[PDB]
Context: one part of a larger RNA, bound to proteins that are not shown
RNA sequence: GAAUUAGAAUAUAAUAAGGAUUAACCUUUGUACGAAAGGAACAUGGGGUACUAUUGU
RNA sequence: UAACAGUUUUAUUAACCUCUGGUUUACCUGUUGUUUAUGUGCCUU
RNA sequence: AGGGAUGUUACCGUCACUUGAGUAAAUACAAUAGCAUAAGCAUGGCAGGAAAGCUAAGUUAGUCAAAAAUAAGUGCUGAAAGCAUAUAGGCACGAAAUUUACCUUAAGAUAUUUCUUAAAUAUACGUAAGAAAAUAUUACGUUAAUAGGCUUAGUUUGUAAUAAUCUAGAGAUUUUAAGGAACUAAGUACUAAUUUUAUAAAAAACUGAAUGAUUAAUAUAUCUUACA
Numbered sequence: 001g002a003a004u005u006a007g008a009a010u011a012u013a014a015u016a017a018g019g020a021u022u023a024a025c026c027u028u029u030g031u032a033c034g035a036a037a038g039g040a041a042c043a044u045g046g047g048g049u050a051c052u053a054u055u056g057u
Numbered sequence: 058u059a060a061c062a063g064u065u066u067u068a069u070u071a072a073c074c075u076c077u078g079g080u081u082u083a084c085c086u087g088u089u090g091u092u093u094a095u096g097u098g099c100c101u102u
Numbered sequence: 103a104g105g106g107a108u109g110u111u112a113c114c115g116u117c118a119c120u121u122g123a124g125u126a127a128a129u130a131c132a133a134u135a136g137c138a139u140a141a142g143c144a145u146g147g148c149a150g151g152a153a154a155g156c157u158a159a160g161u162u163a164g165u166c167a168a169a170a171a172u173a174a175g176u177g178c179u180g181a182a183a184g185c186a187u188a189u190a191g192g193c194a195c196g197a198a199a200u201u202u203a204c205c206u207u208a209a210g211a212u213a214u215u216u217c218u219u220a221a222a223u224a225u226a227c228g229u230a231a232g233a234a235a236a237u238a239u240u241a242c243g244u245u246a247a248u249a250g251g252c253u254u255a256g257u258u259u260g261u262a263a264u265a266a267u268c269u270a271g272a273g274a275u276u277u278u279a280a281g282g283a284a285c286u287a288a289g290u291a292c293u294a295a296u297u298u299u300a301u302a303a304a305a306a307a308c309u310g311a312a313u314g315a316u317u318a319a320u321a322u323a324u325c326u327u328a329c330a
Base pairs, nucleotide, nucleotide: 006218007217008216009214010213011212015208016207017206018205019204023066024065025046026045033038053064054063055062056061057060068165069164070163071162072161073160077158078157079156080155084151085150086149087148088147089144090143091142092141093140094139095138096137097136099106100105101104102103110127111126113124169201170200175195177193178192179191223302224301225300227243228242229241230240231239248294249293250292251290252289253288254287255286256285257283258282259281265276266275267274268273
C1' cells in the first nucleotide's frame, strides 16, 4: 500500500508454510514351539504415596 | 466398606522456576591496609 | 588558671637533611597519640549469606491420543481360456515412509441485531509494561493504582546504638527475633501521568432485480399582455 472498493474497533474460518518424529524392559508367560536347554507372536496395563483406575493387606 | 501399602526405562523437543543448584557490581553482616571529614581525647595542683 | 607528657612555629646548627639538646613564643580555642561514626581506594578490596529476575544439572508436558489412503506381501469372487487363476470385472487385508490428526506461524473470507456526516478511529505527548536494537506490540493518564514514594504483612540478613552488669583486656551477658534491607504482595491518591478547541484520518462505483418518498420530469405558435 488496492479493498469488492467510504473507513474503522474487536474476535476470527477456509487455506498455506513449518514444527514435533528414538529405542528398550516388565506384565502377558515361562504360554505357543521343543526330548531338553531355551523361548515367541497377538493383546492389556505399567499418568495415581492428588482425582481416578488397578493390585495386595 | 474403610484404612494401609505398591503400581517402567532411555532418548529427544518445548515450556517453566514450586523444589535442588548457579549467578547476585545501588541488599545485610564480618574484616585488613591507608586516606579524608566530624566528634572526642593524657597527667597534675 | 599554673606545671608536666605528646604536639606546634621560629631561632640555633650542618656540606645538606631529620631528630635531639639549647634559646624564644603560642597552645585541646584551630592540638599529638589514641578512640568513635561515616565515606573513598585497593578485582564489588576480601570473606560469609542472600530474595527477585535469568538459568540447567532442576520441574512439567508432547513423542507415549487417533484415523484414512497405500508399498511390498497376503486374500474372496471369477471369467477371457469348460480347467486353473487374489491376472480382466466385482470386493478386501496390509508399514517407523505418505496424508490426516496434533503444535506454531502465516493467511484475513467472515461475524457483531458493533461504530462513524466529518467523524469513528488512530497517532503524538506523559506514567509504563506480560513487549523490547530502532520500529512495533499491550496498558494507563485524576471519573486514575501506570510508575515512584509511604504504610503494613512476608522474605532476607542477623541481634544496632544507648543503658545496666561482668572483664588484666581484646570482650561477654541482658534490654533484643534487635536494628536494617536491592526484593515480593496488599493498601494508600503523597509525587508524576497537568494548562484554555495537539496531529492524522476526504469518507458510499457500475448493471440487473425487488421496493419507497418528493417533484413539471413537456412541447409548439406568436409578440405583446396586464395594471395604472